[PDB]
Context: one part of a larger RNA, bound to proteins that are not shown
Formats: sequence, C1' cells, structure tokens
RNA sequence: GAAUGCAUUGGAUGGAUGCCCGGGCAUUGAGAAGGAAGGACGCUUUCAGAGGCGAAAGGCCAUGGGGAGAUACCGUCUGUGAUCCAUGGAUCUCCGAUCGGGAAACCGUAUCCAAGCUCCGUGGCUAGUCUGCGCUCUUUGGACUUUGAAAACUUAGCGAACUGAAACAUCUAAGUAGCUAAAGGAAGGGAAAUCAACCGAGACCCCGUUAGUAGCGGCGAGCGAGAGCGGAUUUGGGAUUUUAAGAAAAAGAAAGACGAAGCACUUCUUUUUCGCCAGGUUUACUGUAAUUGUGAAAAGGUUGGAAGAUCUGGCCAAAGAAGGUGAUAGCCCCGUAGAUUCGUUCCUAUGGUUCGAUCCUUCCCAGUAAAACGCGGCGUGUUCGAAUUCUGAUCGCUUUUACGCGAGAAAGGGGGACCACCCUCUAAGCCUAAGUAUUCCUCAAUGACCGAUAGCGUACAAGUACCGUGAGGGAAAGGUGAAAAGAACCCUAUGACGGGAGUGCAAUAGAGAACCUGAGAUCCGAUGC
Repeated sequence: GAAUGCAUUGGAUGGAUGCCCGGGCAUUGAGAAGGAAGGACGCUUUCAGAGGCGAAAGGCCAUGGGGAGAUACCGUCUGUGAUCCAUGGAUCUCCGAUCGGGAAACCGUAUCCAAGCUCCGUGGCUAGUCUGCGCUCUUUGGACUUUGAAAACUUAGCGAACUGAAACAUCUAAGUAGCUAAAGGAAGGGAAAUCAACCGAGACCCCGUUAGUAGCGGCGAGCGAGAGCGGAUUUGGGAUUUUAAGAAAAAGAAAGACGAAGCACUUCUUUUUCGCCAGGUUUACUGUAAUUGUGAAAAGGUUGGAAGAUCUGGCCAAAGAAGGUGAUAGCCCCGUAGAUUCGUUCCUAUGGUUCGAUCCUUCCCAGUAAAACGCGGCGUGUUCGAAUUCUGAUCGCUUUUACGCGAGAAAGGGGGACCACCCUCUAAGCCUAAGUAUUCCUCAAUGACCGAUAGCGUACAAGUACCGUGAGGGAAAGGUGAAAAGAACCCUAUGACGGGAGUGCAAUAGAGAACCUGAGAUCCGAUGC
C1' cells in the first nucleotide's frame, strides 16, 4: 500500500415485521321461498355510485313533505323555497326471446265483424233534411288471433371406476359421482290385507335408544336392523248412517190511511224472512299492530400540534350498543334508550230472485292376489336355503238359497318354508295441517373467526388483465398528513424528483408523492488495521 478482508459507519434498493380495516368467512333468529338471470347501445354543467337514466336519455310532471344549499372555488339553478324524501303519474332504444330470418344485440311484417264523424266518388234524376250506397285509413271492443327460464332442496330414470379385500372375478366403493325429466315452496308420507304374542298396540314422519345387537357375506372384507321404550308432533276427515205417511188435530207473525185525541182504539188494503253472488249506501268514529324524525347531561388550570390525556371538579342514565373529531369523549358530534306520531279491530245490508237451501245425483267384485322363471328393492348372493317383496314374458282363485222363519253355515290376507288351530287385519280405487330439508334469498346478530402471500380467486371497477381455436384455465394489485395545507420563489442542469427558502406536530430524504413504520439478502461508498 492498489484489487480485496474484518469492526463500525453513509447513502441506496426492497417491502417483511408493528398497526388499521366500509372486506371476507361461519352460524343463529325471523320471514321468505317470489321470476328472468345476463348483457348490448346511448344519455354528463355534474364523471357520483360497484352504480341511474332511455332520443321526453345522470332524467320529467302532479301532490304533499323539506328547509338551504345543488357540488369547498369557477360557471351555474336556488328563500318568486332548490338539491331532497314519500306517493302517484310520462317517456321508456336492443339481444337474451317467444311473429319470420338470423352470424345474438341486426334484417323482414294482422284478420273478422259491428258502429262510430271525417273522407270520396256513386245515384238519385223523381233532387225530395236535395236522399242513399258502398270504401278507407283509424280507433273501440271484443274473439279469433295464442308459448318461458333459476342455487340447493325433493321425487324419480339411468348408472361407473379408481379404491377395499393387502393381487382378483361374488362382495365394497354406491344406488355416491355424473347426466336426464318432472314438481312445490317444501316435497313426500299418511290414518292398517300393520305390529306384537295369547298379553297388548294403534296414521305419517323426524330425533335419542334397543346395537354396530340379532342378520348378511369368496359366512372373508365389510354391509348392518324391525317392532318396542324416550322426545318432537298432536287430527283425523270423507265414503259409511243409524232413515223419515200409516189414521191416531195443529200450532205461526208487518207498514200505511182511516177514526180519533192531536195516537192508538183497531178496521180496510198491500208488504217480505239468502242455497251463494256482488258492489256499494257511507261508515261512529275509538278504544286495540307498526314505519320514521325527535331523543337528556358545567365548568376551569396543566403538558401537548391538537386533549378525549391531565389536575380541579359538576351533571345524565329506559342513552356506559357503537361510530368520528388534531390523543384514549357517558355530558364535543351522529345516532343509541325511549317517548311519540303513524294507519294498527268492535261492523254491510240487500236486491236479483233464491236451477224456491237439496222440487239433483257419476263408473265398480278381476287379468286382480298369488303362482313358475329371471331379476331385483327388502341392511338378509335369491327358492343349492330365503322367507314379504317392486316388475317381464306366461298363467291365474275365492261365496244365497228351506212351514214367510228358524239357521247355519259361510270370503281372504298376515303372523321367517309348510299344515293345523289361535291371534290380527280387510287388499286390487281417497284427502290431510303439524313436525322435516335447502339457501338462489331478505332483515337482524354474534365470533378465545381471518387481518392484505391470511380471509371468497377479488378490501383495489375482476371471472377483468393474461393463456386457450374451444370446453376451460386465471392472476397480481390496500395505507402521505388531521387538513393538500402537495412544496410560491431563487440556484446549476435540456429538463429537477435535486439544493436552499417555505407550510407542516413532523425538517418532507426518516410524510415530497407508488409517499407510515422500513428490516435481511444486494450495491457503491467513508474511516481504522
């Protein structure tokens, strides 16, 4: 002592840590389960919305209500009450699409018949409202002329492999994935040809339990209950129909004009009693849902930029839920509790004639239950053992009659092959709230939920950019300070983000614009060895 090392240390880049959250995520509660979704195109004094309006286009008009801005300038409209709220009206381009075409956002286009003034010729010859016919374009008002979509949920039709068995063909996966169809806000299911066991029970579901029990199964792997008990629910209804002269009396109620008492005394002469319909004829308006706006609480000193901090000390609480202001606010502000106003039950007769409240009645024994085979649903490979069971081809059962009366017979299923008895039910032909599921949804609330690589993929103009021919794929990207007060002016540069001056609590090169905090890798330095 160059290049370099180390200790510090200056400038850089970079954007993690800290902090924050109009954003997400999951649930609960209350209701709802609605019908276009989705886009194109245009409209701006305003450039606002994650968001209007329709060539009458950032909107108009009426009625109210509203009270000072619309929009911190400028320009404008506005105390001759705007912007603005509520109601109700005007316009209301296109595709999706639904008259025809279609290469989505574009191109093509009513009839028939009555009865309406106008309009345009026609005939009348007799012209007489001078007297009459037949048209049209149109509009009314009909009938012809005609088409609707969703997330999950439900119920069905189909229906798989990977995987498991340590490989695999029966079995599992799984009646899942997925696809299609239909339906409603739920749907289904439903009041015993059912359970149980000689005792009893009593539609339907859904939640515990019986129990991973029993049962199934290359009796392996795994699949895995019914009835019954406890809760939720609380509902059955209908078809059934028990029947109605005999002859033996029956059982009832309104106003108007006239005499009379200035009404009532009754005596003559007409007046109406809903099967279920439908405007109305004003309502006696007042007790009994609620919306929004209103909706209370004293001061002083201190440090700070600013006080809500602080010290001194008072007030409200049916408001100490929350959210902003220059710092942590019950009494600074907006709301919040609440009180209130608001539009919240006691109520329609009635004529029109009562198809004159039953002066009406619609189709039941069956190709049905079984049976054989194949299948399968039964949580039990289908009759090598499968009991019931859903269905394909075939085939297919079950019963009123005796001196006018006794009477005694009788049908079928089900009860783990089958038969006998016992029990228990009545098929082949019903509806039905309730409990139950789901989030395309709305309102409301919570969170030992996330806090910007986390949470939806998106806190930010995203299914955008970007890739893909196409189905589809699929991002990043938050933060100046309180308030823009965002750097007037000068100095070197082509041009300053530079350097001063300056605002600012900030020295603003530790806020100077992507701008808080600003870290490690990385680079160029400065010093000492």

The RNA from Arabidopsis thaliana has 529 modelled nucleotides.
The structure was determined by electron microscopy at 3.86 angstroms resolution and released in 2020.
The sample was in a buffer at pH 7.4.
It holds a match to the Rfam family "Bacterial large subunit ribosomal RNA". Gene Ontology terms of the family: structural constituent of ribosome and ribosome. The family is grouped with related families in Rfam's "LSU clan".
Among the 86 different proteins in the entry, which are not shown, are UNK-3, At5g40080 and At1g15810/F7H2_23.